[PDB]
Context: one part of a larger RNA, bound to proteins that are not shown
Molecule: Eukaryotic small subunit ribosomal RNA, nucleotides 1 to 1149
Organism: Triticum aestivum
């Protein structure tokens, strides 16, 4: 960066595809992991099953007070 | 010595809970998107206007 | 009644019932902007019928007439 | 009066509905005239 | 006596306003080893009715024989919600859009309501199917695809946390509440910057 | 010779932040960050991994084992005693807090 | 797994004599594609 | 570069 | 008192993502902020523009093309009539 | 006065592009082994009659299978039958293609050529849908000469189920009715335009020729 | 006399043939197989590494024989064309 290499043959120019080469706001996995920002997170299979605990209550001077309810008064 | 002082729980009443959050299972002109229409309707609530013979 | 109507229930309060669950009976009380009644502050217009009247017309009286619902009839011109 | 267009808006007129409509409500402050 | 201001709340009608609901007109993958489909019993249109908040075969009665189809109806298939958008891209493309915005459906599976403006609601009922929960066996109570967390699936995915400080939403509300939505924690999904040494001097090796 | 480069767990004083950690500051409370006192580096053990060395395709026809076996190996291919390909040393080479497989 | 690569799907842009691929052959609907012709010219302003 | 005329 | 494609202008086609203008978050991914000799406060601070297929809509142009016509044209204008409505 | 609607009588350049080396259609003389139909003809071959002749004939690389003194093969006549149309016959024709080769008549068709004929875009390539389609196959008739899958035998052969040889079923020819396939090949779909040269052939016209067993 | 029959010379139309390359082509070769990375006349069918395989199945046609449509799993690192 508007790109290609190996493999058919003794050797050759081809068709062709196999293999490599680079990405993934693309998953998962393996090793490894010091600092700073940054940040996705039980979608994929099971709109499957669900222990516990939370997610919706709510009063101003202005609807209604005799709490046997408090302060203050008296 | 005066109905109710005041701060008020509880209640009744009002009003929300139909947003929000989750999730894609059903759904292939269907959802949807731009793009029209209600002279085819409903709308708590805001805001402006309105309100006479019981 | 309109210087403003009624009659319940909750919170309170105590009989319980059930193994229980903001499961659930009765019994005492007492509010409202809950509920449910009821004057609704009074008027013109404008429509009908319409006794009398002198008379193509005045015309007392009498209904109707708030808003909202239904239907019909009828204006909404150029 | 209005629309690109509507027997539209809206107006009168007969009648009709057993109309959940047309304030029995609460705060502050409370003064003018008798 | 009588008259008198600022307000709160609430009724009813229009206008706005927040929004629905329906609707126009074009726009979808792959499949013909899917060519005919619809119409007893609504199928396409007509009339009059019912129903609704309103047009409408929405539904009823009557009546017609109509609609749609190689320009692909109809049917199958989708490990298909749809858009904005996402990765890769010279140009043109391919290939993917579960997920945080906008729009749609659904709360285990139908189905059916009542409140209420507003809901065919599921952190509201009724009922039935499938699971299931306590019980004193007479009953009662159910619905995490909310947060979090736990079982099972799986290659595959964190804490049974703190808070209403922020943004905003709701109630009678300046004041409550809010697993909305923010703090923290786990988190090499990704993505950003960036240590691990530098410098002299002796000694080598040098080369100019 | 002199000039002027690279080497050496060599010899020396410098410099820092990774860590700790006063406070402050952050924050509803805390927490991290920025910010700062004292500390905090010589084999600066305060010690970078991953994959790889035959070609593609960058880098070894060194060393010892194994001998068609065990293994690599995307594919071509390599292993039957002198294995540039296997199992290890050694040294090299690509990226680098990252790489490498499905 | 999907993009590049892949002009190895090819509108832009591949192929079809012997590598894979012209239908035995004409006819033919619908599709696609379809000859020329018809107001030019000229100056002015600007 | 707009517009005119024939 | 023929269309249509087509083209060219304009209105829309949410946000955010992507292009891109400005700004020294020490950088940078970023954010939408900030800046300003020190202001009891300014700079109306800044919070741009671009694309946005296809279909809709609305202007301008008719070379190209496509669809419809395309010698009863039986064309049309004036005097002159008839009829029906209506100042 | 003014409208709509229906006439009559005056007006103008009265109103049609052109003819494609696009098609289509017509005429003309001609050209074709282009199709059908119904005639004709040709030797060949087998069979059959007659006639001669006698020891072989027939096939192979050699042989065997066969036939044969009850005359084989050979030869000459004749007639029947049934397929095949040689040489001519080509770097030639026709024909969509498969394919088409004796006369002569008949019928319809075509292709190029010519053309100062006509219509006037009517055109091209084509999913759907058709018509044709060598050979084999197959169903049912007639015909079966020849030649001939199977099959039967002879051989070769290490085996031969084959190659060679004999002898033959189906079939090979027809008619009606399928079948739709081939290296159905130029392995080249058709349509149209441009671009080298050059001599050959068919076909039609046109021109110039000078010689004709020429009418 | 035309005409015919031969000669010559055009034209227009057909099977084809020879040389040349200024082309194209992977070469053979093609005067079309060319006017194609300077890449677009119109249109039809058809291919996308070899096998599996024109085979399984479904549908259709056919009396059958077939014939038309026409996969997949799996396998393989070539296959295969020109020319030396």
């Nucleotide at each position: 960066u508007a790109c290609c290499u190996g493999g058919u043959u003794g050797a050759u120019c081809c068709u062709g595809c196999c293999a490599g080469u680079a990405g993934u706001c693309a998953u998962a996995u393996g090793c490894u992991u010091g600092u700073c920002u940054c940040a996705a997170a039980g979608a994929u299979u099971a709109a499957g099953c669900c222990a516990u605990g939370c997610a919706u209550g709510u009063g101003c001077a202005a609807g209604u007070a005799u709490g046997a309810a408090c302060c203050a008064a008296u | 010595g005066a109905a109710c002082u005041g701060u008020g729980a509880a209640a009744c009443u009002g009003c929300g809970a139909a947003u929000g959050g989750c999730u894609c299972a059903u759904u292939a002109a269907a959802u949807c998107a731009g793009u029209u229409a209600u002279a085819g309707u409903u709308u708590g609530u805001u805001u402006g206007a309105u309100g006479g013979u019981a | 009644u309109a210087c403003u109507c009624g009659g319940a229930u909750a919170a309170c309060c105590g009989u319980a019932g059930u193994a229980a669950u903001u499961c659930u009976a009765g019994a005492g009380c007492u509010a409202a902007u809950a509920c449910g009644u009821g004057c609704a502050a009074c008027a013109a217009a404008c429509c009908c019928c319409g006794a009398c009247u002198u008379c193509u017309g005045g015309g007392a009286g009498g209904g109707g007439c708030g808003c909202a619902u239904u239907u019909a009839u009828u204006a909404g011109a150029u | 009066g209005a629309u690109g267009a509507u027997u539209c808006a809206u107006g009168a007129u007969a009648a009709c509905u057993c109309g959940a409509c047309g304030g029995a409500u609460c705060g502050c402050a409370c003064g003018g005239c008798c | 006596g009588c008259c008198g201001g600022c307000g709160a709340c609430g009724c009813a009608u229009c206008a706005u306003u927040c929004a629905a609901a329906u609707u126009u007109c074009u726009g979808c993958c792959c499949u013909a080893u899917c060519a005919a489909c619809u119409u007893u019993c609504g199928a396409u249109g007509g009339u009059a009715g019912g129903a609704u908040a309103g047009g409408g075969g929405c539904c009823u009665a009557c009546c017609a024989u109509g609609g749609u189809g190689g320009u692909g109806a109809c049917g199958g298939g989708u490990g298909a919600c749809g858009g904005a958008g996402a990765a890769u891209u010279a140009g043109g493309g391919u290939u993917c859009g579960a997920u945080u915005c906008c729009g749609g459906a659904g709360a285990g599976g139908g189905a059916g309501c009542c409140u209420g403006a507003g809901a065919a609601a599921c952190g509201g009922c009724u009922a039935c199917c499938a699971c299931a929960u306590c019980c004193a066996a007479g009953g009662a109570a159910g619905g995490c695809a909310g947060c979090a967390g736990g079982c099972g699936c799986g290659c595959a995915a964190a804490u049974u946390a703190c808070c209403c400080a922020a943004u905003c939403c709701u109630g009678a509300c300046a004041c409550g509440g809010g697993g909305a939505g923010g703090u923290a924690g786990u988190g090499a999904c990704a993505a950003u910057a960036a240590a691990u040494a530098a410098c002299a001097a002796u000694a080598c090796c040098g080369g100019g | 010779g002199u000039c002027u480069g690279g080497u050496a767990a060599u010899u020396g004083g410098a410099a820092u932040g990774a860590g700790u950690a006063c406070a402050a500051u952050c924050u509803a409370a805390a927490u991290c960050c920025c910010u700062u006192a004292a500390c905090g580096a010589g084999g600066a053990u305060c010690c970078a991994u991953u994959g790889g060395a035959g070609g593609g395709c960058a880098a070894g026809u060194c060393u010892g084992g194994u001998g068609c076996c065990a293994g690599c190996a995307g594919c071509c291919g390599c292993g039957g005693u002198a294995a540039u390909u296997c199992c290890a040393g050694c040294u090299c080479c690509a990226a680098u807090a990252g790489c490498g497989u499905a | 797994a999907u993009u590049u690569a892949a002009g190895u799907u090819g509108u832009u842009g591949c192929a079809g004599u012997u590598a894979a691929a012209a239908a035995g052959c004409u006819c033919g609907u619908a599709g696609u594609u379809g000859g020329a012709c018809c107001u030019u010219g000229g100056g002015c302003c600007g | 570069c707009g517009a005119c005329c024939c | 008192c023929g269309u249509u494609a087509c083209u060219u202008u304009g209105a829309a086609g949410a946000a955010a993502u992507u292009a891109g203008a400005g700004u020294g978050c020490u950088c940078a991914a970023a954010g939408c902020a900030a800046g300003c000799c020190a202001u009891c406060g300014c700079u109306c601070u800044g919070g741009a523009u671009a694309c946005a297929u296809u279909a809709g809509c609305a202007u301008g142009g008719g070379a190209u093309a496509a669809c419809a016509u395309c010698a009863u044209a039986g064309g049309a204008u004036u005097c002159c009539g008839g009829u029906c409505c209506u100042a | 006065g003014g409208g709509a609607u229906c006439g009559g009588a005056g007006u103008a350049a009265u109103g049609a592009u052109u003819a494609a080396u696009a098609g289509g259609g017509a005429c003309a003389g001609u050209c074709g082994g282009g199709g059908g139909c119904a005639u004709u003809c040709g030797u060949a071959u087998u069979u059959c009659a007659u006639a001669g002749u006698c020891a072989g004939a027939g096939g192979u690389g050699a042989a065997a299978u066969u036939c044969u003194u009850g005359g084989a093969u050979u030869u000459a006549u004749g007639a029947a039958a049934g397929a095949c149309g040689a040489a001519c016959a080509a770097c030639u024709g026709c024909g969509a293609a498969a394919g088409c080769a004796u006369u002569u008549g008949c019928c319809a068709a075509g292709g190029a050529u010519g053309u100062u004929u006509u219509c006037a875009u009517u055109a091209a390539u084509c999913a759907a849908g058709a018509a044709c389609g060598a050979a084999a196959g197959u169903u049912g008739g007639g015909g079966g000469c020849u030649c001939g899958a199977a099959g039967a035998c002879g051989a070769u052969c290490a085996g031969a189920u084959a190659c060679c040889g004999u002898c033959c079923u189906a079939g090979u020819c027809u008619c009606a009715a399928c079948c739709a396939u081939a290296a159905a090949c130029g392995a080249u779909g058709c349509c149209g335009a441009c671009c080298a040269g050059g001599g050959a052939u068919c076909g039609g016209c046109g021109g110039a020729u000078g010689u004709u067993g020429c009418u | 006399u035309a005409g015919g029959a031969c000669u010559c010379c055009g034209c227009c139309g057909g099977c084809a043939c020879c040389u040349u390359a200024u082309g194209a082509g992977a070469a053979a070769u093609c005067a079309a197989a060319g006017u194609c990375u300077u890449u677009g006349g119109g249109u039809u069918c058809c291919g996308g590494g070899g096998g599996g395989a024109g085979u399984a199945u479904g549908g259709u046609c056919g009396c059958a024989a077939g014939g038309c449509u026409g996969a997949a799993a799996c396998u393989u690192a070539a296959a295969g064309g020109a020319a030396u």